Shown are 32 nucleotides from a PDB entry: RNA. Method: solution-state NMR. The entry became public in 2010. The depositors describe the entry as "RDC and RCSA refinement of an A-form RNA: Improvements in Major Groove Width". The 2010 paper behind the entry is "Major groove width variations in RNA structures determined by NMR and impact of 13C residual chemical shift anisotropy and 1H-13C residual dipolar coupling on refinement".
[PDB]
């Protein structure tokens, strides 16, 4: 630098 | 408030 995984954050969308 | 979808942001992990 490019792709994937995990956690948090902000916004929009869908259902209850 | 709980779950799902989309985009961005921060950190860690895996491959080149």
């Nucleotide at each position: 630098c490019u792709a994937g995984u995990u956690a948090g954050c902000u916004a929009a969308c869908u259902a209850g």